[PDB]
Context: bound to proteins that are not shown
RNA sequence: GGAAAUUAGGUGCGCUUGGCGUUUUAGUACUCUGGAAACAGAAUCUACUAAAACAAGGCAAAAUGCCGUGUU
DNA sequence: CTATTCAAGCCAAGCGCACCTAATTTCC
DNA sequence: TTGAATAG
Numbered sequence: 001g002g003a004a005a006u007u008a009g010g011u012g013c014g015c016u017u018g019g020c021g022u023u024u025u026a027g028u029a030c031u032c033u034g035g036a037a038a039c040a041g042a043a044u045c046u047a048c049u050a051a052a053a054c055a056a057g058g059c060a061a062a063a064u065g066c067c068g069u070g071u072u
Numbered sequence: 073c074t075a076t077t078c079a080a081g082c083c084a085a086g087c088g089c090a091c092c093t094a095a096t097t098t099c100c
Numbered sequence: 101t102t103g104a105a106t107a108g
Base pairs, nucleotide, nucleotide: 001100002099003098004097005096006095007094008093009092010091011090012089013088014087015086016085017084018083019082020081021054022053023052024051025050026049027048028047029046031042032041033040034039057067058066059065073108074107075106076105077104078103079102080101
Other pairs, nucleotide, nucleotide, family: 030043cWW030045cWW035037tHS055068tWS056068tHS060063cWS
């Protein structure tokens, strides 16, 4: 240096998920105006909730559907 | 142009195999 | 480290 075994640890490839995060739209709260009040208008700032998109994009066609940032 | 400025997706959870290290026994 | 905008 090489072969096998046991334990502990490490690395890599690949797979499967979760909750976030960014952004728009809508609602609500917040601000301003009218009003006794329901409410209406303005503002689109700040926050919450929902729905949608998230490498450009390419397949596919009811499907636990598939590919898109690596290496050579 | 030169010097400056700004900002760039994330962390938590599980599994298969391969390989490596460290310790121990035997042999080649 | 890098796309890339800006002040001067």